[PDB]
The RNA (25S rRNA, nucleotides 3 to 419; 5.8S rRNA, nucleotides 1 to 158) from Saccharomyces cerevisiae has 575 modelled nucleotides. The depositors describe the entry as "Structure of yeast 80S ribosome stalled on the CGA-CCG inhibitory codon combination". The 2020 paper behind the entry is "Molecular mechanism of translational stalling by inhibitory codon combinations and poly(A) tracts". An Rfam search finds the family "Eukaryotic large subunit ribosomal RNA" in it. A reference for the family is Yusupov et al. (2001), "Crystal structure of the ribosome at 5.5 A resolution", Science. Gene Ontology terms of the family: ribosome and structural constituent of ribosome. The entry also models magnesium and zinc ions. It was solved by electron microscopy to 2.6 angstroms.
Context: one part of a larger RNA, bound to proteins that are not shown
RNA sequence: UUGACCUCAAAUCAGGUAGGAGUACCCGCUGAACUUAAGCAUAUCAAUAAGCGGAGGAAAAGAAACCAACCGGGAUUGCCUUAGUAACGGCGAGUGAAGCGGCAAAAGCUCAAAUUUGAAAUCUGGUACCUUCGGUGCCCGAGUUGUAAUUUGGAGAGGGCAACUUUGGGGCCGUUCCUUGUCUAUGUUCCUUGGAACAGGACGUCAUAGAGGGUGAGAAUCCCGUGUGGCGAGGAGUGCGGUUCUUUGUAAAGUGCCUUCGAAGAGUCGAGUUGUUUGGGAAUGCAGCUCUAAGUGGGUGGUAAAUUCCAUCUAAAGCUAAAUAUUGGCGAGAGACCGAUAGCGAACAAGUACAGUGAUGGAAAGAUGAAAAGAACUUUGAAAAGAGAGUGAAAAAGUACGUGAAAUUGUUGAAAG
RNA sequence: AAACUUUCAACAACGGAUCUCUUGGUUCUCGCAUCGAUGAAGAACGCAGCGAAAUGCGAUACGUAAUGUGAAUUGCAGAAUUCCGUGAAUCAUCGAAUCUUUGAACGCACAUUGCGCCCCUUGGUAUUCCAGGGGGCAUGCCUGUUUGAGCGUCAUUU
Numbered sequence: 001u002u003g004a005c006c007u008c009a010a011a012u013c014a015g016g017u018a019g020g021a022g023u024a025c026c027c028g029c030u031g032a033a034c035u036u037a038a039g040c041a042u043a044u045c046a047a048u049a050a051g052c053g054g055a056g057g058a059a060a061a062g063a064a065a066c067c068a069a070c071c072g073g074g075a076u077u078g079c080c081u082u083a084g085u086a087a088c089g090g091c092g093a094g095u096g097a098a099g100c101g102g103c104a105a106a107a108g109c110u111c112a113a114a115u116u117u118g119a120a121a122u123c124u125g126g127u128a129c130c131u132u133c134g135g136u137g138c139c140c141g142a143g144u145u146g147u148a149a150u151u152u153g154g155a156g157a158g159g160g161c162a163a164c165u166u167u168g169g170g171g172c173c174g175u176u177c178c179u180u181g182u183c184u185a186u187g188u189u190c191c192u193u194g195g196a197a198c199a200g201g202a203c204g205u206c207a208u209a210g211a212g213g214g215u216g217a218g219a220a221u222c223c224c225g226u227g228u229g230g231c232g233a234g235g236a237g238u239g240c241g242g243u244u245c246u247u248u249g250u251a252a253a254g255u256g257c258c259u260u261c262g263a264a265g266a267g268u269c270g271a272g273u274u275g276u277u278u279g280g281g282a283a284u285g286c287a288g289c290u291c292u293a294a295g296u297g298g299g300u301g302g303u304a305a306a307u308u309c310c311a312u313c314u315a316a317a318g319c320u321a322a323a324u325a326u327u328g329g330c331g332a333g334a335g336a337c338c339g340a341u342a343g344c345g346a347a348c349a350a351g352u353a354c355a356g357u358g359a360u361g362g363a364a365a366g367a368u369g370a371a372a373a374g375a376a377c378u379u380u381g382a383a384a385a386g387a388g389a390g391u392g393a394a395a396a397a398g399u400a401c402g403u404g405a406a407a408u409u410g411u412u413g414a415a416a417g
Numbered sequence: 418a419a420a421c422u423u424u425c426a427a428c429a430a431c432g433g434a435u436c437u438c439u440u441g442g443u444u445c446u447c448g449c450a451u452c453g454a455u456g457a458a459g460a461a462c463g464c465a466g467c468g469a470a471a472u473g474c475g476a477u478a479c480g481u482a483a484u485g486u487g488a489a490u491u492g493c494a495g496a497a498u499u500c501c502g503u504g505a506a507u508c509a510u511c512g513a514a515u516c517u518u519u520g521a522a523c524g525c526a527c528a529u530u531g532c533g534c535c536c537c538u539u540g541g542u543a544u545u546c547c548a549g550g551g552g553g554c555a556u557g558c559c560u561g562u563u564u565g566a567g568c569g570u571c572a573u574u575u
Base pairs, nucleotide, nucleotide: 002572003571005569006567007566008565009564010563011562013561014560015559016558017557018556020452025056026054027053028052029051036043040090066073067072077104078103079102080101087095088094108319109318110317111265121147122142123141125139126138127137128136129135130134156261157260158259159258160257161256163255164254165253166252167251168246169245170244171243172242173241174240175239176236177235178234179233180232181231182230183229187203188219189202190201191200192199204221205220206210212224213223214222270291271290272289273288274287275286276285297314298313299312300311301310329449330448331447332446333445334444335443337442338441354361355360366438367437374401377388378387379386380385402436408430409429410428411427412426413425414424415423416422417421459519460518461517462475463474464473466493467492481513483510484509485508486506524532525531533554534553535552536551537550538549539548540547541546
């Protein structure tokens, strides 16, 4: 001087991602008091309410550092039980699990720690093309301070011998699921009442349909539907049922015998102390501080400690459906529920009107009639209205409208004072 | 004796009980899993021929497009080609769009309908000023790109 590396920055850089709502159920943190103890302080209420963070259709948990002490079982969850038991507890009030057993549901697994070392075999991105939930080629880049293959303790790996066995992906048509449409019987025959027949009576029909609703009153047979089956449409889909094309693959996987090996998680386990919590009792878990390991080791074995044994697992890393929950949301079906002072606060323009600075608080209010046919017109009156008339089955239904109780009132009549 | 008071009845009032109704609630069961920076929930302001609400929608505003059905809507008006049909309808379905101002709310602010910066374009004799139109400018974090910083640091220079 030039070009790297490392660490840190800036960009309206290219692409993305998080926030908020809801919050019934779920995972956590935080955290009371009223109350009970016939007072009250531990205790209880309660590891609850309120507060905070964080998810999904379930979440969480989960394939044993388990339970056990049996002739042993064998992930997790939930139910019946164990059990109001063992245990905790001013041993008072009160609290209080777990193993076994029976069942629902069942499902198993993967990383780290190994030299590919005769070949970073791995991957994001950009760009051209393509049959585009992606692929191929090329180019920068990440990455050796370790990306792929190989293995996860149930095992397994490196060599050596010996033979066998088994395989992948696309299309098409069906079926499965979802959603949706449409078609699929039988009287409106006669008499009476009534404003209206859906009532009563007579004669009939259908019925895998007499569920329900509507229609001027109790309708299987008037309408929609119901019941039974049929005919379609649109999707999702790899669940399987057949057919068709690719041949994956000088690849992968499994099995036997011999031999050498067999890596297995640290400020963790564990211990002391403090606090909280638990039925957990010389300390159940959790957290803080201090101390701080080992590898025939470590944990557990519900009385602290030393010694000797035994049994059983394998932590300090990780994924995983079902059975389970669900006062929220969407969509459905029901009820010995309530029936407008009830039932959600709200059957109605209800979280509305209204109140409060505000947080918040929070009503009342359903029914004319089958049909407005909602009263043309005359007359008195300033008008409202009235009287007639008229509509209606009924105005003893007139938008102060079904029925129209009582309190309370007016008129009339009766009686007493 | 009347009036007045009281009691009863009929009619009329007051009132809204009872009775009977019920497009509502409550509880049980079943099934499903679907909010949002691709801008949610919520809010404000608007939108109809004649609406104050409720309901619906967003300057494409009680709605546009698409599909299906197949002749309505209705209080009045009006409309008719829309009726043997690419077509009525406050219809149903719904896959395409529009979706003001906002809001986690994202240029900065907000007790303001306030104040900016950048790109393209149009106009006003204009790179610079004014205005109009369209399109953009948040924060944190990740992957990558580019530009850089540091005797942190290696090599290589003459």